This is an experimental structure of RNA (23S ribosomal rna, nucleotides 1366 to 2058) from Haloarcula marismortui, with 680 nucleotides shown. The 2005 paper behind the entry is "Structural Insights into the Roles of Water and the 2' Hydroxyl of the P Site tRNA in the Peptidyl Transferase Reaction". It holds a match to the Rfam family "Archaeal large subunit ribosomal RNA". Its family is annotated with structural constituent of ribosome and ribosome in the Gene Ontology. A reference for the family is Yusupov et al. (2001), "Crystal structure of the ribosome at 5.5 A resolution", Science. Clan: LSU clan. The source organism's lineage runs through Archaea, Methanobacteriota, Halobacteriales, Haloarculaceae and Haloarcula. The entry has 29 different proteins, among them 50S ribosomal protein L15P, 50S ribosomal protein L30P and 50S ribosomal protein L4E. Entry title: The structure of CCPMN bound to the large ribosomal subunit haloarcula marismortui.
[PDB]
Context: one part of a larger RNA, bound to proteins that are not shown
RNA sequence: CAUAGUAGCAGCGAUAGUCGGGUGAGAACCCCGACGGCCUAAUGGAUAAGGGUUCCUCAGCACUGCUGAUCAGCUGAGGGUUAGCCGGUCCUAAGUCAUACCGCAACUCGACUAUGACGAAAUGGGAAACGGGUUAAUAUUCCCGUGCCACUAUGCAGUGAAAGUUGACGCCCUGGGGUCGAUCACGCUGGGCA
RNA sequence: UCGCCCAGUCGAACCGUCCAACUCCGUGGAAGCCGUAAUGGCAGGAAGCGGACGAACGGCGGCAUAGGGAAACGUGAUUCAACCUGGGGCCCAUGAAAAGACGAGCAUAGUGUCCGUACCGAGAACCGACACAGGUGUCCAUGGCGGCGAAAGCCAAGGCCUGUCGGGAGCAACCAACGUUAGGGAAUUCGGCAAGUUAGUCCCGUACCUUCGGAAGAAGGGAUGCCUGCUCCGGAACGGAGCAGGUCGCAGUGACUCGGAAGCUCGGACUGUCUAGUAACAACAUAGGUGACCGCAAAUCCGCAAGGACUCGUACGGUCACUGAAUCCUGCCCAGUGCAGGUAUCUGAACACCUCGUACAAGAGGACGAAGGACCUGUCAACGGCGGGGG
RNA sequence: UCUUAAGGUAGCGUAGUACCUUGCCGCAUCAGUAGCGGCUUGCAUGAAUGGAUUAACCAGAGCUUCACUGUCCCAACGUUGGGCCCGGUGAACUG
Repeated sequence: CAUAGUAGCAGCGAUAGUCGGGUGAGAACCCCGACGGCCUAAUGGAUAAGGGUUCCUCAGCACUGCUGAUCAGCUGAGGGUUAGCCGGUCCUAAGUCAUACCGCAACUCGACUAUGACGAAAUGGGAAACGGGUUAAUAUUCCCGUGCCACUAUGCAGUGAAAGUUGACGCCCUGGGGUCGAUCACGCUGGGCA
Repeated sequence: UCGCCCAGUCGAACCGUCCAACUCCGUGGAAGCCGUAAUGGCAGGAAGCGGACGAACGGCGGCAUAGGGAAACGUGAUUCAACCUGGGGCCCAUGAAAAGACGAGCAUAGUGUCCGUACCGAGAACCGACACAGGUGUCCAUGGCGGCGAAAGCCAAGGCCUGUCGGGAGCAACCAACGUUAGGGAAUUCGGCAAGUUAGUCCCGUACCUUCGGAAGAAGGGAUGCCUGCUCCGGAACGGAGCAGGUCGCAGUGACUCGGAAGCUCGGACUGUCUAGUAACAACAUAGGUGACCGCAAAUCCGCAAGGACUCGUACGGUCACUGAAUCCUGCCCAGUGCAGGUAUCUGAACACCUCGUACAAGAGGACGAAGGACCUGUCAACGGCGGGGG
Repeated sequence: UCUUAAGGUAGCGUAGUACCUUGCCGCAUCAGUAGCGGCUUGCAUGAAUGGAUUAACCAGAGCUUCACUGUCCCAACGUUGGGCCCGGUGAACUG
C1' cells in the first nucleotide's frame, strides 16, 4: 500500500422511544413538558475491599466516548471532607515479629523456652447522641434544642471494696412478652374520579 | 352514570416508672391430682394464697406552648421482623480469649487531644490491557395484588430510557432466536439428539420387591370457575374445611406457576469427591470388614543441628496398609519373592591380639567372629499362584 | 504323575472378562450382529488381586412398552433481530 469505505457499531427476558419546546454557529441521542415504556434481592437505599479526587461550580470540545454532541467519569480553572459520645485508637484470636538463649563455617538462616510487642476499620470484645435545621459540595462532625459518658478538681455523703456477677458464646424444635411494617373498623385533613 | 379510589392523620435519644419468664421463701397439705404446643411436676411437699428477686431496641408519663406539617395533627384491633424471656432435644462433634464493666452515692466545674470523614462501590469510578454481557463481601428477607412462598406474573416508593449509532425497503435469498402446521406417528437417528407429552391442589386407589425404613406422587380414576345463601373448627384473622341452589365458556392449576409413566439388564451400596480451561463416570471418599507396628525414654514422621509433629494424646489409643454398606460367604498353596523368629555347624569387616617380614613401617598370613547370609521354622484378608499329561 | 508349592472348592459364567462369535435354544419384531432368559467345554471367571447377591439411591451404560410429537414422510406460512440500500464511524486476517 492492497485488503476496504469492507467486518463490527443487531443477537443477552433490560426490543424504547415519539410529539412539541429550550440553548446553541451547529442538536436523533444536552435540558423542559407531555405521551409511551424499562428495573422490584434490583436497574432502588446504605456500605466493605479496592480506586484516589473520579465529588461540587464555572468555562470549554483539539483529546477520550462504538455515530453526533452545546453533554460527560473528558480539557482548563477554582472549590469541597469540621466529631468527647461514628470508626480508628484499647483487648485479646488463629498466628507473627523482636530481644535473650542455643544451633550453623556463617548469616538477612533455624526449632524450643523466656520476655516484650504485633495481630480484628463491613463482620469478634468495646464507656457515652438523639431529633431537627443548614450548603453548589460535609454533616450522629457545623448550627438549634435536648441528652449522655469518662477522667480530674471542689463540696457533701461513704467506709464499705472483694466475693461474686458480667464481658461470654454450638446445632435442631418450640411457648410466652413485644415494636416497626402490613391489614381491618370508625373519625378527622387533603387529593383523584365522575 | 355508580360511589368509589389514593395520601396524610407525626413526634427521638434520654430521664422516670411498670413486669412476664426463671429462681427462691412463707402458707397450704394433694396418697391422685397439678400443668404443657410437647416433655413433664409432687409427702425429699402438688394445686391454691401471699411474698423476695427479677425483661425488652416494649407499654406508660416527662422530654414537647422541642421539632415537623398546607392541613388534620386519630382511636381500637389482628398478624406480629427487631428486641426481651423461657421449655424441650442432640454430640465417639462440647461450640474463644482478653481488656473492660457491674459490685460501688450525689452537686457543681474543668478537660476530652491525635488519625479517618468527599465520591464510586459497578452491564462506565474496583480486578479483568477497555466506559469488557465476566468476576467481586455485607445489610435493606415485612411495600400492594397474588399464592404455600423471600416462586411466577402485574404494580408502588425510588431509579432509568446509557445492558448508548442512526435513517430506509410488506423489508427478497440466507442465518440466529421463536409461533402455527392436515394426514401418518420415531418410518428419522449410533441413539427420540432436539422438540414435545405430563404438570398446581383435593378425593378414590395403588403392584413386584424390600434391609419392613421403603418401593410411592408407583400405576390408574374423578374433581377444580363464577354467583346467592349458609354450616363446621377457632378468641379471631382481611385463617382453614365443607353444604344447598343458581349459572357462563371450546377450555376454570383458563395466563403464570406446574412430574410424562412403566418394565428388564450392567455398574457403584447410599449423601459426598474430581481432571480451574474437551473426561462428573463404573474413578476417589465413605461407614463396615481385615491385617501390620508400638507400653509411651514407645511405634510412625520432620530437621544438618539446636530441636519438632503426632501429643493438654496412652491400646475403647494412633500409626501403616488392604478391602469397600447390609446379607450369605471367603477353598487349596510357604516351592520362588517379601517379612519375622530361630539357629549345633559353615560363612561373615574393622580395631585390639598373635606369626612372618621391616633395626621401624608398608605388606603377607593366623586366631577371634556382630549383624547379615547358608540352614530351619512361622506367615497368603503378604507379593502372588491354582497348569500340561495319564487312570 | 510332571514343572514349580498347590492344581480352582462355594459361587458366577459367551460377562464392561468369550478370540472363535451374528455360539446354540427361546422371548420380542413383518424382519432384532441389539436386549432379556437358558445352555456353557470359562481363547484367557472365581473368592477382602474379594466371590455371590442385593432393597434404596443415580444429570452413570444398554434394551423394551404405553403416551406424545414436524425427528421423519415433505415441506409450508408467520414473528423478532440481522442480512440488502442510505448518513456517520471504521479495523483485522492475508499478499